[PDB]
Molecule: SRP RNA
Organism: Canis lupus familiaris
RNA sequence: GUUCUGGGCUGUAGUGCGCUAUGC
RNA sequence: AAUAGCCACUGCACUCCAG
Numbered sequence: 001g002u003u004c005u006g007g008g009c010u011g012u013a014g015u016g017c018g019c020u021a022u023g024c
Numbered sequence: 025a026a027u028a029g030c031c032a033c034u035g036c037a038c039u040c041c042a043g
C1' cells in the first nucleotide's frame, strides 16, 4: 500500500432488560 | 418512558507510548 495486540473519557455516535438513586 | 452516575466493546477524527 486507509483497521496486529494492550493502555490513556481527548471528542462524537451505537449497543449492553445492565445496575443504583429521584430533596428518607 | 424522564433525568443523573458507573463501566465495557466497536467505528471515525485519529493522536501518543510499549511489544
Stems, first nucleotide, its partner, number of pairs: 004043004010037007018030005